Background
Shown are 980 nucleotides from a PDB entry: RNA (26S ribosomal RNA, nucleotides 418 to 1445) from Triticum aestivum. It comes from the structure "The molecular structure of the left-handed supra-molecular helix of eukaryotic polyribosomes". The sample was in a buffer at pH 7.6. It was solved by electron microscopy to 34 angstrom. It holds a match to the Rfam family "Eukaryotic large subunit ribosomal RNA". The family is grouped with related families in Rfam's "LSU clan".
Context: one part of a larger RNA, bound to proteins that are not shown
Parts: sequence; C1' cells; structure tokens
RNA sequence: GGAAGCGGAUGGGGGCCGGC
RNA sequence: GCGCCCCGGCCGUAUGCGGAACGGCUCUUGCUGGUCCGCCGCUCGGCUCGGGGCGU
RNA sequence: UGUUGUCGGCCGCGCCGGCGGCCAAAGCCCGGGGGCUCCGCGCCCCCGGCAGCCGUCGUCGGCACGGCCGG
RNA sequence: GCGCGCCGAAAGGCGUGCCCCUCGGGGCACUGCGC
RNA sequence: CAACG
RNA sequence: GGCUCCCCAUCCGACCCGUCUUGAAACACGGACCAAGGAGUCUGACAUGCGUGCGAGUCGACGGGUUCUGAAACCUGGGAUGCGCAAGGAAGCUGACGAGCGGGAGGCCCUCACGGGCCGCACCGCUGGCCGACCCUGAUCUUCUGUGAAGGGUUCGAGUUGGAGCACGCCUGUCGGGACCCGAAAGAUGGUGAACUAUGCCUGAGCGGGGCGAAGCCAGAGGAAACUCUGGUGGAGGCUCGAAGCGAUACUGACGUGCAAAUCGUUCGUCUGACUUGGGUAUAGGGGCGAAAGACUAAUCGAACCAUCUAGUAGCUGGUUCCCUCCGAAGUUUCCCUCAGGAUAGCUGGAGCCC
RNA sequence: CGAGUUCUAUCAGGUAAAGCCAAUGAUUAGAGGCAUUGGGGACG
RNA sequence: UCCUCGACCUAUUCUCAAACUUUAAAUAGGUAGG
RNA sequence: GGCGCGGCUGCUUCGGUGAGCCGUGCCA
RNA sequence: UCGGGUGCUCCAAGUGGGCCAUUUUUGGUAAGCAGAACUGGCGAUGCGGGAUGAACCGGAAGCCGGGUUACGGUGCCCAACUGCGCGCUAACCUAGAACCCACAAAGGGUGUUGGUCGAUUAAGACAGCAGGACGGUGGUCAUGGAAGUCGAAAUCCGCUAAGGAGUGUGUAACAACUCACCUGCCGAAUCAACUAGCCCCGAAAAUGGAUGGCGCUGAAGCGCGCGACCCACACCCGGCCAUCUGGGC
RNA sequence: GCCCCGAUGAGUAGGAGGGCGCGGCGGCCAUGCAAAACCCGGGCGCGAGCCCGGGCGGAGCGGCCGUCGGUGCAGAUCUUGGU
Repeated sequence: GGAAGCGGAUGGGGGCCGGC
Repeated sequence: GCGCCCCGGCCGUAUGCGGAACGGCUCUUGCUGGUCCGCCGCUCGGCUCGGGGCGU
Repeated sequence: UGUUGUCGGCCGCGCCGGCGGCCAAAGCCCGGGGGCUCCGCGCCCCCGGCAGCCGUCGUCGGCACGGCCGG
Repeated sequence: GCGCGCCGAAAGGCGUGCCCCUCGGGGCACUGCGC
Repeated sequence: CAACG
Repeated sequence: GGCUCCCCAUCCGACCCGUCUUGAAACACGGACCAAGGAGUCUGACAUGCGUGCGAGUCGACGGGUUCUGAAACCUGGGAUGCGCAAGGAAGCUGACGAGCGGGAGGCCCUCACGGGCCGCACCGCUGGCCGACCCUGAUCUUCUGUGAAGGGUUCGAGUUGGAGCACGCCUGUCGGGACCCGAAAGAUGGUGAACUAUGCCUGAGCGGGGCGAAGCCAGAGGAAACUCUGGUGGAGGCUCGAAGCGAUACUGACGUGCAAAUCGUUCGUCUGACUUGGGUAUAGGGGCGAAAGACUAAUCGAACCAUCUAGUAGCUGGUUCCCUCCGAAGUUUCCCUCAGGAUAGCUGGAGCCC
Repeated sequence: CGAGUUCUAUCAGGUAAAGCCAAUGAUUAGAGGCAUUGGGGACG
Repeated sequence: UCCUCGACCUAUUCUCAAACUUUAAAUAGGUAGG
Repeated sequence: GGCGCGGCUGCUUCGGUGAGCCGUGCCA
Repeated sequence: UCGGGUGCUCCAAGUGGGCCAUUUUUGGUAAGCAGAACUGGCGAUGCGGGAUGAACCGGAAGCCGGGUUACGGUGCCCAACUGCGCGCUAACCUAGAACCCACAAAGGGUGUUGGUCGAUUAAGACAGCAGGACGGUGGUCAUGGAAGUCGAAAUCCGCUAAGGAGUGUGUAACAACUCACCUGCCGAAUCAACUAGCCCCGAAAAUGGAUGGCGCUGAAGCGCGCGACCCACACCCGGCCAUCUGGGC
Repeated sequence: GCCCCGAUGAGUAGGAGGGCGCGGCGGCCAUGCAAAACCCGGGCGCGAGCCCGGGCGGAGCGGCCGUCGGUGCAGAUCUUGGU
C1' cells in the first nucleotide's frame, strides 16, 4: 500500500527539548 | 517586593581630643571652607540579617 | 507570561429626521373653459384656492455596532 | 488630556457680571501650580 | 484603570 | 514556551543554480555527490582622489660615526640636481604686471518696523593693454655695428582678480611586463628514434603433389633439295590447379566498455617468381623511403617524437569566491582592415564647489 | 536659477484650384491645316 | 472664274476621373523668442 | 530695463550722424 | 499656473549586438518579415487580473498590521448574486478587449423580431373554392404552319348587366378545357417596398472532446439600464529600517 | 558620544560609501588541566557573522588598536581524493 510532483513557502496538530 | 509594630544583633553623630589625602582659590603667598579615621568624656538616636502578627 | 472588561484616537456600517434647491411641485377636493374620440364612454390640456407628499442635489440634525492601535 | 473646596453612590451642580430669548434656557467674560 | 491563572 | 520532521490546506509553482540570450523551465550550455584546492597579482610609469609634514625650494642615497640586530635605527656631509621658481621657438636670443564691469560672501555708516548708501574680495562670466614668436612703423641715436623709447595687427604659448608645490601613505585608472584565471591549431631550436614500417645491401632459408606442354630429334614415312606428315620424346613458363608460405575479396556476418586500440569463423587471390622470409645492416624530419596512395618513418604523418623557447598568442567560449546602503544603465552617433572589436561622444554614477 | 496657457513668426500636411504634366476612354459648339477627288449656280 | 458644298487633322468654348509644386491649408506636433 | 550729465570713439565731403564704450547720479 | 524641476570640476561603468506594443510609416503576397520615425514598457519591475504567458490591463514594491479599493469579477470548481427592470437568440449560437494563439469572406437566407413608407379595404379587399364570356372573325403579316397558344400588326366595337382580338395545358397540321374582366361564397385585414438586429448558410485534417473545466438556454449567451457585493504589496491608517530636510543635547 | 520631527525609498550591468570573516605581525588587554577542532541544540544580529550550553577532545586560545595578505567558492567537459 486511492490519490500526483521543483521537493520550499505559508497555516495548523503531533514528536523533541531547555528554563523556572 | 512595600508600609508598621516586638524580640535578638551592631553602631553612632553634635561638642572637647588626636592624625591625615582635599578644596575655592590665590598662583612670592596667603585666607576661609574639608572628610574620614583613632578613640575617651557629655546629651540623644539609628541601621542590619532573621523570626513573629497586621495591612498593601 | 498569557487572557478578558474599558477610556482615548482612526477608519467602516446600516437606519431615522429637517431645511433650502427644481418661482417648488406629483396632489385632491372645489370651480370654469377647450380639444379628441362625433358611436358614446374614456383620454388629454390649461387657470385660482387647498388636505397632501415626492425623486433627486446640496447641506445640516439623531443613534447603534465592529475592526486596529495605545493607556 | 486631567486635577488642585463641598455635596452627590452615580452622573452632575453649588462664584459672579453681560447680553439674546426676555419661557425653558443659552452663549460670553474673569488666577497660578502639578501630573 | 478591573478581573483570572 | 521554541524547534525538527510529517500529514492536510494554499501558492510559488514553470527548478535550481549559474551562464549565454531580445527572450531560459527550456528539446540552449555546464554538474553524479561531497570534502579539501581553485582566479585583480607584483611593481614601474603617467594621470588622479583622500590625508599629512614643511612650503619660491623641497628631496636625500653613499660613507662614516654608534646600539640592537645578519635586521634596522639615528647624526651628519649631503649625493642625485626632479618637478617647481616663467615663458617662446628651427635656430639667434629675448623675457611686464596695472585695471575693472556684473552677479553675488560680509563689515560699516547709519538709521533701526522697513531700509538704503560704501568699500570690499571669494568665484565665475566678460573686457582690453603686456612678454617672446611673426609682420609693420621705429625715435634718441650709437656712428665696428646695432641696441632700443613710442605704437599697432596677428595667432600661438605665458603672466594679474586664473600664484605652487614637494614628500610619503592610503586610491583609482591606463600601459606595460604571463598582468584576473583557464582555455588551439601553432612557429622556431636542439636532440632521440629504421626493434614498427618503406626502399636498398649482405648473407641464409622456404615452396606437397598434380596438369599443360614450347626447344629440337628419333622412327616411320615423303621430296632432287628445300623442308614436309604422323607417331613420339623431352621438358620451357613473371604458365595452370593447388600444400608450406604470402595476400585480404565477401557475409557489407560474429565482435563493437572486444580475446583484440582493428580480433574471430567461414569465403576468396597468389603460390618458381618483379616470390616469400630469418638475421646482420644503409638512408632521419620539408629530410628520408615510396611500383607515388600524400603511402610509410615504434599505436603519433599534407611534415615523427622528445624537451625547450613557453606562463605563445585567442576582436572567440567558459569561469572569477563576504554583508549592506544611495543612485541606477546602455543595446545610440562619428571615425576606424569597420561592423563577435577598438575609438569618441552620447546613458550612468560617485566626490568636491556655488548660490 | 528653473517650467506654462496667451502674443509673433513660419513649417510638416494633402484635397479643390493655378503652373507642370497626365494614362485612358466617354465629347458639345467652332475657327483655321492638308491632301486628292466629286457636284453645282452666278455671271456676261 | 469666282464662289460654294462634301470625304481626314488642329485652335478655342470645354465635361468626367488619381498623380509633382503652390494656394489655402484645415490639421497638428511642433518648432523659434517673452 | 529706461533716462539725464560728461569724456572718449566710429564710418561715411574739412561732411553728417547714430551707435559703442567708459565714468557718475536717478528711477523701475 | 508652477517652485530645487538647478550650474561648474575630477575620476569611473556596461556599452560602443536589443525586443515588443501603440501611433505615423517605406519595402515586402505575407511572415512570430525587414528597415525607420515617436513614445511607453521588457531587458533590469515585484504584486493583482488575462487558464498557462517578458513586454495588455490594474499597479510601480522596505517590513509588518489593519481598513477600503483598482483592474477585473460575483452558478460550481472560486471569495462573492443562481441580483433587479426589460428585450432578443434555441444555434449548446454561446461564456471572446488585445495575442503567431480568439478565424471566418464574397455572397445568400418568407428564421424571427422590429421600424418605416405607398397602395388596396365593409363604395368587401389578398387567397382559395365556385360561376359568367355572343359576334365581326379560322386577327392582318409572314411562313409546310397559327388558326388565342413558332415568330411578328394589332387590339376596336356592335350586340350587353359583366363579356380581353386571351393565362397556361394540345395535334406534324386539323381537333377541347381553363383563364382577362365581372360575379358569388367567405369576412378583415392585404400587398408592395425601404431599413435594421441576432441567428442561419457558405463551414474539409490529421494520438482524444471542451468557452480554463463541469458547461448553461424566459441564461450561468447577448444587449440596454440598474442595485449590492467581491478583489492587490495600490491608497489610507498604525508601528518600525536608509537617506535627506534639519533640529536639539 | 546621543535623542527627535516628516518625506521618499523595487533593481542586473554598475559607481560611490559603511561593515562581517580568514591567517601572521606589533602595542595594549585577557583566557587556559580542561584551549582549538568536531557534533548536537539554546540566544543575538535583516545580515556577512557573533555568542553560549551539552557531549567529545586533550593542548593551546582570544579580544581592542594598529598593520600584513598565497584572505572568503556550488559552478569553470575545473583538480585531487573519497563515496
């Protein structure tokens, strides 16, 4: 293991963590 | 963190003593004015670390 | 450190109301004349008094909300 | 921008003169300071 | 300037 | 509370990226991926910008003197005699500095609400005389000879109100030297190659077997001779069919990162000759060798290979590595062996000065 | 300093006309050129 | 003879249609100067 | 920008003229 | 009616090969041609609209935040109208400023609507159906032959209420029927002609269908008006970064 | 040496100007028995880049000013190495 790609950007949740 | 109160702790200036950087300035020179310390006397007070309560 | 109420400024919004502009006027009720249509209804136009209220310019008057920013 | 006496929970008014209206009322005039 | 954690 | 990766939504989306280009996703070019390496250097000249010391001269080597240090420094004679201080021009040789006018900095007088008057210099524009060179008139005169007042034209350069530098440092350009870096074929000099290959020379070696049948002579036979016929013998040959050996026509096969930098299989040509071939061996670079194709000279040949000159040279292609700010292009015009470039404006930009 | 409407100039420009010239076809009135031929009255 | 007439050409009156220059451009931008 | 005063100059009759220039004041 | 739109000097740059659109061109059949002029843009310009899209439109952008808008759009995809008044189209015309890109002509169309003008009408039209037409004389020419009816004169009247020397069908030629005009039946508009819109027609191409797609039809086409909405980085507003105005410590 | 008012303010070639980082030198000024380097994250700065915490490492390392310059790569059919 049913949904389409210059692999980023933009928004949101999860995962991780330092502080007190 | 702040205001107040009680306990413990510590120290104190004014004035007399005794030592001392300074200053405005002057600028040969001088006059008035420092501040703290050492530490006794004489009055008369405050601070700080904690604890306890209250109010913010 | 985060949030929420708000006072002040800015902008948006819808709705209501008045006055003047078109000497105001649609208007209606009253009164008079004309026309068309000459088959008569009905249609029109003009003038005076008068409830009345209209679509638009301009302007002013009254309220209620939100967004953003700040204290 | 706001306060600086009193009442009033509140908002608000409580000094006085002028004038229009001459009714309700209206506008107009009169220290500094702080934040 | 008010309220809450 | 931040952030990383994922998923869903949404857009960029046209990769990026860089380059070339009027226009790149680009079916234009370049990269597998990374780490490390990898491009304005060096100083001269000439011109500048910015700065600082002295300022009608400034400017210091080389020596010596002297410490630390191989260094270097400091004093000093002061080399060197630039650029200046004034110029012209072939060459003689010659050689002044006064003025304002306008705008418009600023002070004063005043008189002060306003305000004007004067000077006054920056600086620019404008004017004209001068000093050489050219050309003209030249006094006084000196009287060899020519110098030299006065004055004018003319262009060129120079001098005032348009009065300067030197020195180093730091910049920026240009040209240069390899000149930002890489990048071609080249041309030149001197060596090294005939173990490959070409041709020659020397001296060796190799060619199963078979076929055909030239010289001319026998017998048999003819003719006077000449010479002829038939049988027959012998065997000549860049001769034929073919082995060793040589060559290399066809499948336009197999292979084509091979067995192989030209190979394999099968086919085909030559094979006693101008044949094949071993060794010893000549001839060497516009030269050799060539039965001459521009063939061949060690995998390299319309000029071998090596090393050097050499970091050739390229109006051509490629690339040239940190951030930000203010402003922000040209793709036009003349000249040019000029059109893939130079050049000179045009288009830009900085830095100063003015109001 | 430095710009623009309004004043003056004169100029793109391309249709009717003028000079220039016009292809080509469509022609009314009316003078004069040249050529050869044909016909006639008027007149003694 | 004259004179006239007829068979072909050209003035000059002259209509219909583009084309150079000029009017007058109308124009419109310029473009000059305050 | 315009005017006046004063000097100097020009080209073109021993001849007529403005323009230019400088200097100085005035008024815009 | 403007109001820094502004002078001078030194030194440096890519150049020193363009493009396109609009307007005016000249060549060329033309061309995403060539070559100029005048200008705006691309190059070197984001962002929003045009499906995509260097140069068309809006728009010139520091970053962010909010508000309102421009161009353009409001059936879904896609925020926002299945908006209002009216009219045309039924072809899926058709969802289109501009584009090498979106084709469609000369010419034609009683499709349909609409506008207009002339004439004809209850002194009865237009059409259809039905009904009337004797005689001169088998009309003159011409010709095998017209004789209504190949071709060509010529088109009058008596007798008449109407009644043309005739509209198309004929046989070699001779042979009949209808019809001009007039009338009835019917009853209301008819005919002619200009002009205009849209549509229709002309209309054939290559791997698979679209106006961007689904795809609509008294519209989600088209046109004339109109109302409300949507939508950028624009414009406003808030806060902040350079330079410059300058100011002040 | 610092604060404030308002306007304009894309950008290749490119001029002009301020700044970041490298390496060795000098004067000033430190850091070091747990330095530099590396790996992972935390903070600042638009930013070039600065700084810290943890682990690792196990000896060197800075800062300011003033200077030097084999001074910054993704690329060049780039080189070398590794994969």